[PDB]
C1' cells in the first nucleotide's frame, strides 16, 4: 500500500411492496399498518467506552426498540340471520449502507 472479520447498526440512515384511510380534476402525494400483557434480545435518539439506577462484582430493576406468545383491536374473506348480529378464518412483508474506527492477515 491491501484483504478479511468485527464495529459503526435497538437492522442506525435508507430503499421497495401490500392493505386501509385521508388530500388531489388528474398525474400522484400524504398518514396509518396497532394495544395491553408476558419471555428473550439489544441500547436509535451525537460510531467504542457509554441509555439509567442500584451493586465491589456477577447482575438486579426501570425505561425503550426489536423478535415470539397470548388476548383485544384493525384490516380483509366465507358461513348463518328479515335485519341488529353471530361463528370460523386469513394479513401486517422485503433490502439494507457508507464515511470513519479496530482484531487478524499479506507485500
Nucleotide at each position: 500500500g491491501a484483504u478479511u472479520u468485527g464495529g459503526g447498526g435497538a437492522g442506525u440512515a435508507g430503499c421497495c411492496g401490500a392493505u386501509u384511510u385521508c388530500c388531489g380534476a388528474a398525474a400522484g402525494g400524504a398518514a396509518a399498518u396497532g394495544u395491553a400483557c408476558g419471555u428473550g434480545u439489544c441500547a436509535a435518539c451525537a460510531u467504542u467506552u457509554u441509555c439509567g439506577u442500584u451493586g465491589a462484582a456477577a447482575a438486579a430493576c426501570g425505561u425503550g426498540g426489536c423478535a415470539c406468545g397470548u388476548a383485544c383491536g384493525g384490516a380483509c374473506u366465507g358461513a348463518a340471520g328479515a335485519a341488529a348480529u353471530u361463528c370460523a378464518g386469513u394479513c401486517a412483508g422485503g433490502c439494507g449502507a457508507g464515511a470513519c474506527c479496530a482484531u487478524a492477515u499479506c507485500c

Solved structure of RNA (E. coli yybP-ykoY riboswitch) with a sequence from Escherichia coli, 107 nucleotides shown.
The 2015 paper behind the entry is "Mn(2+)-Sensing Mechanisms of yybP-ykoY Orphan Riboswitches".
Released in 2015, the model rests on X-ray diffraction data to a resolution of 3 angstroms.
It comes from the structure "An Escherichia coli yybP-ykoY Mn riboswitch in the Mn2+-free state".
Keywords: riboswitch, manganese, free state, RNA.
Lineage of the source: Bacteria > Pseudomonadota > Gammaproteobacteria > Enterobacteriaceae > Escherichia.